[PDB]
RNA sequence: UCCCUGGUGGUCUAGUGGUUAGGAUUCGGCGCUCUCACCGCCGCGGCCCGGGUUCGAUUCCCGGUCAGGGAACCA
Numbered sequence: 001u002c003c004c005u006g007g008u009g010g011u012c013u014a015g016u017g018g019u020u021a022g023g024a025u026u027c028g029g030c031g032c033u034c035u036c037a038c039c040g041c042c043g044c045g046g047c048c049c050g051g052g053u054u055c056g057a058u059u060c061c062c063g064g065u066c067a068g069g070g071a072a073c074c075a
Stems, first nucleotide, its partner, number of pairs: 001071001003070001004068004012023002018055001027043005048064005
Other pairs, nucleotide, nucleotide, family: 002070cWW003069cWW008014tWH008058cWS009010cHS009045cSS011024tWW014021tHS016059tSS017054tWW017056tWS026044cWH030041cWW031038cWS039041cHS053057tWH
């Protein structure tokens, strides 16, 4: 110098045009046990940013972003 991926709670992460976005997860509190290892219980907890497409999209298009793969002098 080229194109190719991805971002989804507190990390990790499936989903995936109208869904109250769901998982283990730690956390906190139920401590009911030698300590809870059973979590047996919940609950709080999350839309990469902005614009644009229709009747309505985190979930489709376009730019930007940050992390990456491999491609250029050297490679």
This is an experimental structure of RNA from Homo sapiens, with 75 nucleotides shown.
An Rfam search finds the family "tRNA" in it. The literature on the family includes a 1993 paper in Trends Biochem Sci by Hou, "The tertiary structure of tRNA and the development of the genetic code". Rfam classes the family as a transfer RNA. Its Rfam clan is "tRNA clan".
The depositors describe the entry as "Structure of human transfer RNA visualized in the cytomegalovirus, a DNA virus".
It was solved together with Tegument protein pp150.